Description
Keywords: UU mismatch, RNA. Shown are 18 nucleotides from a PDB entry: RNA. The structure was determined by solution NMR and released in 2011. NMR data were recorded at pH 7.2 and 313 K.
RNA sequence: CCGCUGCGG
RNA sequence: CCGCUGCGG
Numbered sequence: 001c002c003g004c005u006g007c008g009g
Numbered sequence: 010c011c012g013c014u015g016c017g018g
Stems, first nucleotide, its partner, number of pairs: 001018004006013004
C1' cells in the first nucleotide's frame, strides 16, 4: 500500500 | 471525525 476479521473516544 | 489489536501478501 492491499484483502480479510474484531474493536476504543 | 479522531483513533487500534488479531491474521494473510